[PDB]
RNA sequence: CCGGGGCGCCACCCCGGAAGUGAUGCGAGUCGCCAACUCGCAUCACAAGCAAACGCUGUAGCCGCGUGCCUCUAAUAGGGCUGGCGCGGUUGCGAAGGGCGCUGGUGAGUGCAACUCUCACCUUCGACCCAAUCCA
RNA sequence: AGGCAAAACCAAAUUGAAGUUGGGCGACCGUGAAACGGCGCUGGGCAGGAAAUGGCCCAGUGACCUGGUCAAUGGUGAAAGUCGGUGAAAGACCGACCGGUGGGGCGUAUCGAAAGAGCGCAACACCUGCCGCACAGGAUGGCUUCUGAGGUACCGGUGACGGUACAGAACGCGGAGGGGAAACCUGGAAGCGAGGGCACCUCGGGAAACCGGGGGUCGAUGCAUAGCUCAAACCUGUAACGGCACCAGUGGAGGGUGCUGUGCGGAGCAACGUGGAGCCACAGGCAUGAAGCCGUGGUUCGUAGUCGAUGAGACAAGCGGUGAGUAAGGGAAGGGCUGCGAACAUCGCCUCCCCGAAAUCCAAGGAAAGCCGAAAGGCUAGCCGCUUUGUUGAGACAGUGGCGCCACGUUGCGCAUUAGCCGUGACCUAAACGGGGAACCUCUUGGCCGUACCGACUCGGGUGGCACCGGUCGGGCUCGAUGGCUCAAGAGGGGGAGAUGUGAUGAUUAGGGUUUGACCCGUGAUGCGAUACGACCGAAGCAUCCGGGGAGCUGUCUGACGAAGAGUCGGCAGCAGUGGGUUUGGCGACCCGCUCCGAAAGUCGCAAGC
Repeated sequence: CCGGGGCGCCACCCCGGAAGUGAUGCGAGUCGCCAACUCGCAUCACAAGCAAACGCUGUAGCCGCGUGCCUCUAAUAGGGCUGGCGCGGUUGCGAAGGGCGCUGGUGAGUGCAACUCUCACCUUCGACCCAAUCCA
Repeated sequence: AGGCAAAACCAAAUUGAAGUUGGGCGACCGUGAAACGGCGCUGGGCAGGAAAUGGCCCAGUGACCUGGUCAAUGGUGAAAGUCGGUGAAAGACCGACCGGUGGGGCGUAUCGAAAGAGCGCAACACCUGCCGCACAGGAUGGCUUCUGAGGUACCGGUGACGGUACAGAACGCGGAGGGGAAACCUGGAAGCGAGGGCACCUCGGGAAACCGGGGGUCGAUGCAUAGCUCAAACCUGUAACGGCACCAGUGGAGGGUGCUGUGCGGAGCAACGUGGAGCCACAGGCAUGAAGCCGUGGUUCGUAGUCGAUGAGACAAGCGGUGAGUAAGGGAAGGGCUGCGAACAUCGCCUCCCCGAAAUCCAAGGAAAGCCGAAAGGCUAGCCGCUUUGUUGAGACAGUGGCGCCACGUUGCGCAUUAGCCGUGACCUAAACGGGGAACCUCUUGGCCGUACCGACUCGGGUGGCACCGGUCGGGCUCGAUGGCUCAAGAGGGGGAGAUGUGAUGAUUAGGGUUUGACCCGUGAUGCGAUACGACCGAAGCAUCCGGGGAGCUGUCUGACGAAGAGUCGGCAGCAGUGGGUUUGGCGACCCGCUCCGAAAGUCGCAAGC
C1' cells in the first nucleotide's frame, strides 16, 4: 500500500493475500573471458495488480456549408462573440499534479477620516501562465 | 515507489492607464410576431397634504416594448436663423445682421486663502442654428440572476406542499427562518445606527453662479466588449462614474481646469469602357559563396527574370542647401513605453504636412506667434538628396491573384407629394409564452414484520472519542416510542461548451402523424465544397430536381369519414409478436394493454490510450 481481522463500533493499530516500480542480492543464458554485461525466477525494504483486478480520458483550435453580430481599414485583409451557433472534415497538446491572479467571506491593523489603502489566512473558477526533475 | 532544484514573471531605445480572448443566460420539444404582462392617453375613486408633483384600485383605448426575407399595390407626410444682390432656378452662390461655441485681453453687481467660477465691453476664429433617424447622460419602471427549499394573508390538499397578492435609499450592527454530518453559507422576521440621489414638485431671495423653508419617490446586478435581458415611458444634448495631463495649496486618500463627452442624410445611386497613381497575400522546415529541395485528398500543372558576402536592406556621423507660425480649421498622416505570457483595439500624451488671426505692448522696426535679442542680426529643432565614413548582415526590383479611390463618357432609376411613419399576403425564428425529464439526498401518507426500544435534560461523570455506568423526568398506554419493509401512493432539491470506439438507462417517454399521408432511403442528375500561393479535378455535409418505401395481419366484421362505392380510420372478434405486474428472478396460466414516427440534459458500464 491492499484485504480480512485484535479492538462491542469508528479513528487508530495489526495481520495475511497480492504485486506496479525500480532497488537488492540469488539461478541460467549472453559474453573471447574471473570480472563485466545483459536478459528468464525468487527474497527483502518500498506501494501504478483486491474473490474480485489502481489512477486520468480533457483542452488551443483551423477549413467548408447555412444563420447572425462587435471592433478596425478608403476597401481587400487583421482580432473576437463558449471552436458565436447548427452540421461535416482535420492539425497539435495532454492523459491532471502545482503556481499566481481573480471573485466572495471573515479577522487583524496603518491613517483625524478605510464596507472600499494595506496584512493575513480562509473560499469560487481556470480559460492563462508553469509542469523542474536525476535516480530508471 | 522512496527520496531528488528553484523560477512559474523581467528587462529594448519621449512617460501613464484600463479593456477583450478568461468563470451573469445559453440543452430538447410546441405555439410564435399573434397572445400573457408592462407602458402611454382618456373617464371615474382611495390614503396623505396649504397646494402641486407623486403613490394605489376599476373601465376603455394604442403610429410603443414587438423581429427578419420575398411581393405588389394604398393612407398620411417635413425642413433650411433673418434681410438684400447675382443667376434660368438661391435653403445651396455672393454681401449685411442676429445667435451658439473656442483661445486670449480689459473691468467688477458677486463667490473664493489661491487656483478657479458668474456677470459686463471690444476684436478675431469656427459652425445650416432648421427637419428626419440613430446614439448618449440622470431619477423611477419593469426585465436576466440573487434574496428564495425564505416571511405575512386568501384559496386547494388529512399531509409534505402548490397557486395568487404584498413587503428592502445605499451602507453598518443584530439574529427569527433556510442549506449542510459538521465546519461554515444565506438572511425585505423584527429591532438599533446614517440622512443621501432625483437633468423631481412648490414658496422666498439674487442680474447669475447659488442659498433657505415645506413635500413625493428610491433593495443588489447588467463597470455582460459582440448571440439573450438590461426596453417602452419623463427631462436633457456632454449636465455622468472611472482614466490621463496641468494649476494653487495647509505637498494630498482632498480643490479646480482640459480631453474622453454626440453622429448620419436632406440628391444623387447602380452597371460598363478608357486613363492615373495607391493598398493587400505569396506562411514555414532543411540547407546556404548565398543557391537548391520539401510543403495538396490529388503533381494535373506553374512561382519565371535583372541585380546581390568585391555587400541588398537598416542604424549613426559628415556633406551641402532650405529653415518655423500659435489660437481655431483640414490630412485615404504617424507613434515607442507603462499589463501575473503574447497578440488585437480604445483613452491620454507626443511627432509630421497644409492652412494663417486679432485683442494688446511697442526706441514705430517689431512682439503677441520656436530660442537669445528695444530693432539691424545670431543659433538650434525639422524637410530634402549624397561623393564618403563606423556597426550588423540576405534580400531589393519584379511577377502572379485580388481591393477600392480619382477624372473623363455611355446606359437606367431619381431629385415634393420626395425622405420618414403606418397598412396588406406568404414563409422563417439564438424575442415572448408553455411542456417533460432519470440516477442521488430529504420528507408525508397508509399495509406488513419484529416488538422491548428512543427523545430531550441545553444529560453529567467517564473512556484515545462513542460506548458504558448512574440517571432527573418521560412515551401512551396495548398503542406509543420507533428500526427494517429488495412494500405501494406522493412531495421538495437535482437536470443545459464540440473532438478515442461501442452499448444500457432516461424512454417503447415529452411531441407529431394516418394513405388528398408524419417519417425513412437513394448515394440517379445539377450547384456549392479540403490546409504554402495560383488554376483544375473534387470526399463528407448541405440546397433543389427525379425515383421508391411508409401506418400489426385477417374476418375488405361493424360504424363513421369518403360520395350516398372503392379505400382509409378507429372500435369489436380471432391470430401473432411485444413487454410489465401477478410469483420468487422466471415457468406454464391470470391481468392485460400494445402495436405508426420519435428527442434532450444527466446517470452507468465494457474496451482502448497515457